[PDB]
RNA sequence: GGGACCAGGGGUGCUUGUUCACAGGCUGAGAAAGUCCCUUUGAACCUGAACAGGGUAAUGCCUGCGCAGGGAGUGUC
Ligand code: TPP
Numbered sequence: 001g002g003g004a005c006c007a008g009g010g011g012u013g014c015u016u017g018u019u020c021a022c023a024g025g026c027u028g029a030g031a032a033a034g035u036c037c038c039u040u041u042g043a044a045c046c047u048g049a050a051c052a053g054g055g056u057a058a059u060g061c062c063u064g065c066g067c068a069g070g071g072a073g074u075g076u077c
Stems, first nucleotide, its partner, number of pairs: 003077003006073001007039004013026005045070003051064004
C1' cells in the first nucleotide's frame, strides 16, 4: 500500500397539499437524511453566486466558472 480502529469535516434545495405541522412529488450517495459523503491521492464541501449558457413545473437540474480561491488526520496497530 490495503484493512481495521480512533480522531475530524460536510450538505440538507426546489415543488404541491390550509405550508405551518405532517405527508407526498424532482434530482441526488445524501435533501437535518442514512455512518450517507469526505479527510491533503482532499470538486465531500465553502466563496465567487440572486453568477453564465442550456433546460425545467421548479430548483445549486445539466454544463461552464474550475491547470480560480479556500477546505477537515502526515493519528494507532
Ligand atoms: N445536498 C444534499 C443533502 N443533497 C443533494 N442532492 C444536494 C445537496 C445537491 N447539491 C446541490 S448543490 C451541491 C449538491 C451536492 C453542491 C455541489 O454542486 P455544485 O454545483 O455546487 O459544485 P460545483 O463544483 O461548483 O459545480